[PDB]
RNA sequence: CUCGUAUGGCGCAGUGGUAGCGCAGCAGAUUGCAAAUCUGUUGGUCCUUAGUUCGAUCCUGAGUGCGAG
Numbered sequence: 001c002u003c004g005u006a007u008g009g010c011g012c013a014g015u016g017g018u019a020g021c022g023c024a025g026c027a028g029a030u031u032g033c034a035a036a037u038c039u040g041u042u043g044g045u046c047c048u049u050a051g052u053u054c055g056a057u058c059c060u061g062a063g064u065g066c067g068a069g
Stems, first nucleotide, its partner, number of pairs: 002068003006064001009023004025041005047063001049061003
Other pairs, nucleotide, nucleotide, family: 004065cWW005065cWW007013tWH007019tWS008021tHH014046tWW015057tWW016053tWS016055cSS019045tHS020044tWH024042cWW030034tWS030036tWS048062cWW052056tWH
């Protein structure tokens, strides 16, 4: 020493106005399917940071980290 890419426990979306989906996870139910099935639900405010705008995960510029000749 020039590019990528980082979002709840894991895996991945995503709109400028303070966030989703899949898993797990946690909880309640159960009187012919019970190794099944029904039901409810907790976790993050988006890598850190300088700003850009009324405003920020989502825009611009650094820095951290991983990957890429």
Molecule: tRNA